Notes: The RNA (7SK stem-loop 1 RNA (56-MER)) with a sequence from Homo sapiens has 56 modelled nucleotides. It was solved by solution-state NMR. An Rfam search finds the family "7SK RNA" in it. From the family's description: 7SK was discovered as an abundant small nuclear RNA in the mid-70s but a possible function has only recently been suggested. Two independent studies have found that 7SK RNA binds the CDK9/cyclin T complex (known as elongation factor P-TEFb). P-TEFb activates transcription by phosphorylating the C-terminal domain of RNA polymerase II. This process is negatively regulated by the 7SK RNP. The secondary structure of 7SK RNA shown here was proposed by Wasserman and Steitz on the basis of chemical modification and enzymatic cleavage experiments. This family contains a number of annotated pseudogenes and 7SK derived repeats. The literature on the family includes a 2002 paper in Curr Biol by Blencowe, "Transcription: surprising role for an elusive small nuclear RNA". By type it is a non-coding RNA gene. The organism belongs to Homo, within Eukaryota. It comes from the structure "Solution structure of 7SK stem-loop 1 with HIV-1 Tat Subtype G Arginine Rich Motif".
RNA sequence: GGGAUCUGUCACCCCAUUGAUCGCCAGUGGCUGAUCUGGCUGGCUAGGCGGGUCCC
Numbered sequence: 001g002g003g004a005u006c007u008g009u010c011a012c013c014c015c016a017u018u019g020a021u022c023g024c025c026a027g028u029g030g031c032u033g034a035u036c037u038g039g040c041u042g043g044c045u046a047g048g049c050g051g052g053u054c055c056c
Base pairs, nucleotide, nucleotide: 001056002055003054004053005052006051007050008049009048010047012043013042014039015038016037019036020035021034022033023031024030025029
C1' cells in the first nucleotide's frame, strides 16, 4: 500500500407525523429543511476518508 470485517464521518432511496417538536399556509392537506426512534433479518464487490485487528 491492497483486500475483508467493525466503528465513526459524509450522501442517496422507500414506509410511518391519525410518532413527537419547530417554521409557513390552511380548518387538518402539502413541504424534510433540522433532530431522534423503528424496519439493516433492507441495498456497501453500490462509493470516499480516518482508526483498530487480521492477512499478503